Overview: The RNA (5.8S-23S ribosomal RNA, nucleotides 445 to 1088) from Encephalitozoon cuniculi GB-M1 has 576 modelled nucleotides. Among the 74 different proteins in the entry, which are not shown, are Guanine nucleotide binding protein beta subunit, 40S ribosomal protein S5 and 60S ribosomal protein L29. An Rfam search finds the family "Archaeal large subunit ribosomal RNA" in it. On this family, see Yusupov et al., Science 2001: "Crystal structure of the ribosome at 5.5 A resolution". Clan: LSU clan. The entry is indexed under genome decay, microbial parasite, genome reduction, Encephalitozoon cuniculi, lose-to-gain, RIBOSOME. Nicholson et al. published it in Nat Commun in 2022: "Adaptation to genome decay in the structure of the smallest eukaryotic ribosome".
Context: one part of a larger RNA, bound to proteins that are not shown
C1' cells in the first nucleotide's frame, strides 16, 4: 500500500488551504500540436572597410561658390 | 566654424548571428558486379514418336495403287546430371539472409550454359525494349576542389535588479508565408507665453 | 482641452407620407 | 366623390444625434 | 505646452454590448461606434483566452464589492401564494 | 422548447337569473 | 315539492397535454414539500481594492505624489580568464573537491573541520574566443 515532486502556514515524515510540464509557432496548449531517458564537458550579432549622429579630448586666422552649358559671382 | 583622434548605436558589402536543399560546373577512377561482340577451352543420362531412301508380297487391260518390314529425319515428346522462379498471396520477416527456406510448377541438342586472352566508358556505353544493366542506391555511376554554393522557409540564441512600453491599420510593389514609406513606441536636447 | 455655456451656420438618415417616378384593390 | 393598400436604387416634410466659426471682453481645468 | 536630434518592434487579429450587409442556416462569410483579451494577476460565477467586481504576493490595525448566509463551505431572519 | 388544447384561483374585468322562490333533480 | 345561490364571456399568476436514442449520470454533489417558486431587510459572512501606522524604489519644484506587463528600448549591479600599475598572503599546509554554518531583494560573496600536497588573491584602468535546459545540437560515460 497513496503516482511522485512544489509554496504559504506551522513543525524531530504526514493530518489545513493553494497547486495540471517546460520550452516553442500561434487568435488560442495541460492539450489526442512538435522537440526533450539521465549527467559532465563543448556550444551561436566578435572582427574589416566607408559614411551618419551621441558624449567626450586636444586646437581653432574656418569655407572653390550657382549654372547642362554659355555665363554670373564673398560668407 | 571646422580639423584631426576615443568609445557607443543604426545603414551597406564581406563565409557576415549558428546550424541545412533539389542542382550547377572543372578536373580525374571503374565492364572483379552485370550487358553486347570477338579468340581459345570444357559439358549433355536413359526413354519415346517414326519424314525421305531401300527390300518384299497383293490387286489390275493398263495407268496406277493396298499391306508390310528396313532405315533414323524434326528449333518434335518425357526424364537425369542440373538450370530457373507459377502458385501456396506457405514459412522467415530486431532473420540462416541487406532477397533465404519447403512444398508445387516450367526448360534441359539449344536463338544453349559456363573459365581465361582481347574489344566498348558518362550526356557515355550496351540493350530478342522492362527507362533494363554499368561492383548491395542510375529518368545521366563514383572520387577530390569550386564551396562556409543561395535559402522571402523550418529550428536554436546564454547574468541579476529597476524606470517606460506598442502593433496587427492606409499607400506603392510578377505583390497576397515578403519588402519600402507613413501612423503607433523609446533615448534625448533646447527653449516661455 | 476626445467636456460644457451664450450667438450663428451645414445635414436628408429614423419615423411618417403621397407632392414628384415607380407599384396596388373596389365604388362610381 | 369616396374607402383599401406600397418602396435600398420615390421625398411635400423631417427628428433624436452628429459636424463648422466668433468670444475666457463665457464655464471647469492646468 | 512650443521646437527639433538618433532609432527599434509591427503591417496572419479575435471577443463582446448595440448596429447594418450576404446566406435556409452556422461556433459561417464581411461592414460601422465604443470598450477587452492580446499583453491582465487576484476575489466570484462549481469547471471556461473574452461574463460580473476590480486593476497586482513588504509588517500590523479597521472596512467594503461583485457573490452569499441546511451540508460539503466563511456567515440571519420575516411574508404570501403553492404541496 | 412549437402551433394548438384542457384544468384551477376566498384573484380581477364585465354581463344576465333569484325568497312573487331561482339553479339540480 | 323542495329552500338559497345560479350561470355567460374575458384578463392575470400558476398546474397538466404535446415532449422519442443509442457506455451508467448529474438545478456542481448528499438530500431538499419550499433549503430548487415570488416578495423583502432592523441582521452577519467576504478581496492582492478603500481608509489608517511602519518599510523599501522610483520620480519631484525638496511640507510630497506614483509602482501589472509580451515584442521593444534606456538606468544601476554581480561574475570567467589576462595585460599594465598598486597593495598582500602560502609547507607552522595554497587551489580543487566534500559536508556543516554567516551575510545580501538577487545575480553571488564569507568562515569552520575532513581530504589534498603547491601555488593563491584584493583595488584601479585596459584587451576579450566572457556567463546555457532545449537547437531529431556534438563528444564521452551511464
Nucleotide at each position: 500500500u497513496g503516482a511522485a515532486u512544489g509554496g504559504g502556514g506551522g513543525a524531530u515524515g504526514u493530518u489545513c488551504c493553494c497547486g495540471c510540464c517546460c520550452g516553442u509557432c500561434u487568435u488560442g496548449a495541460a492539450a489526442c500540436a512538435c522537440g526533450g531517458a539521465c549527467c559532465a564537458a563543448g556550444g551561436a550579432g566578435a572582427c574589416g572597410a566607408c559614411g551618419g549622429c551621441a558624449g567626450g579630448a586636444u586646437u581653432g586666422u574656418u569655407u572653390u561658390c550657382c549654372g547642362a552649358g554659355a555665363g554670373g559671382g564673398g560668407a | 566654424g571646422g580639423a584631426u583622434g576615443c568609445u557607443g548605436c543604426g545603414g551597406u558589402c564581406g563565409g557576415a548571428c549558428c546550424c541545412g536543399a533539389a542542382a550547377g560546373a572543372u578536373g580525374g577512377u571503374g565492364a572483379g558486379c552485370u550487358a553486347u561482340g570477338u579468340g581459345u577451352g570444357u559439358g549433355u543420362u536413359g526413354a519415346u514418336u517414326g519424314a525421305a531412301g531401300g527390300g518384299a508380297u497383293g490387286c489390275g487391260a493398263a495407268a496406277g495403287u493396298g499391306u508390310u518390314c528396313u532405315g533414323g529425319a524434326g528449333g518434335a515428346u518425357c526424364u537425369a546430371a542440373g538450370c530457373c522462379g507459377u502458385u501456396c498471396u506457405g514459412a522467415c520477416g530486431u532473420g540462416c539472409a541487406a532477397c533465404u527456406c519447403g512444398a508445387u510448377g516450367g526448360c534441359a541438342u539449344g536463338a544453349c550454359a559456363u573459365g581465361u586472352g582481347c574489344a566498348u566508358a558518362g550526356g557515355g556505353g550496351c540493350g530478342a525494349a522492362a527507362g533494363a544493366c554499368c561492383a548491395a542506391a542510375c529518368g545521366a555511376a563514383c572520387c577530390a576542389u569550386c564551396u562556409g554554393g543561395u535559402a522571402g522557409c523550418u529550428g536554436g540564441u546564454u547574468c541579476c535588479c529597476u524606470c517606460u512600453g506598442a502593433a496587427a491599420u492606409g499607400u506603392c510593389u510578377c505583390u497576397c508565408a515578403g519588402g519600402a514609406c507613413a501612423g503607433c513606441g523609446g533615448c534625448g536636447a533646447c527653449g516661455g507665453g | 482641452u476626445g467636456u460644457a455655456a451664450g450667438a450663428u451656420g451645414u445635414u436628408g438618415u429614423a419615423a411618417a407620407g403621397c407632392a414628384c417616378u415607380a407599384a396596388u384593390g373596389c365604388g362610381c | 366623390u369616396g374607402c383599401g393598400u406600397u418602396a435600398a436604387a420615390c421625398u411635400u416634410u423631417g427628428a433624436a444625434g452628429a459636424u463648422g466659426u466668433c468670444u475666457u471682453u463665457u464655464a471647469a481645468g492646468u | 505646452u512650443g521646437u527639433u536630434g538618433c532609432c527599434a518592434g509591427u503591417g496572419g487579429g479575435c471577443a463582446u454590448a448595440c448596429u447594418g450587409u450576404g446566406g435556409u442556416a452556422a461556433g459561417c462569410a464581411u461592414g460601422g461606434u465604443g470598450u477587452g483579451c492580446g499583453a491582465g494577476a487576484a476575489g466570484g460565477g462549481a469547471u471556461g483566452a473574452a461574463c460580473c467586481u476590480u486593476u497586482a504576493a513588504g509588517c500590523g490595525g479597521g472596512c467594503u464589492a461583485a457573490g452569499g448566509a441546511g451540508u460539503c463551505u466563511u456567515a440571519u431572519g420575516c411574508a404570501a401564494g403553492g404541496u | 422548447g412549437a402551433a394548438u388544447c384542457c384544468g384551477g384561483c376566498g384573484g380581477c374585468c364585465u354581463g344576465a337569473u333569484u325568497u312573487u322562490g331561482a339553479c339540480a333533480g | 315539492c323542495c329552500g338559497a345561490a345560479u350561470u355567460g364571456g374575458g384578463c392575470g399568476g400558476c398546474g397538466g397535454a404535446g415532449a422519442a436514442a443509442a457506455u451508467g449520470g448529474a438545478a456542481g454533489g448528499g438530500a431538499u414539500u419550499g433549503a430548487a417558486u415570488u416578495g423583502c431587510a432592523u441582521u452577519c459572512c467576504g478581496a492582492u481594492g478603500c481608509c489608517u501606522g511602519c518599510g523599501g524604489g522610483g520620480g519631484a519644484g525638496u511640507a510630497u505624489c506614483u509602482g501589472a506587463g509580451u515584442a521593444a528600448g534606456g538606468g544601476g549591479g554581480c561574475g570567467g580568464u589576462a595585460u599594465c600599475g598598486u597593495u598582500c598572503u602560502g609547507c607552522u599546509g595554497a587551489a580543487g573537491g566534500u559536508c556543516c554554518u554567516g551575510c545580501g531583494u538577487g545575480a553571488g560573496c564569507g568562515g569552520g573541520g575532513g581530504u589534498g600536497g603547491a601555488g593563491g588573491g584584493g583595488c584601479g584602468a585596459u584587451a576579450u574566443g566572457u556567463g546555457c535546459a532545449g537547437a531529431u545540437c556534438u563528444u564521452g560515460g551511464u
Description
It comes from the structure "Cryo-EM structure of the ribosome from Encephalitozoon cuniculi".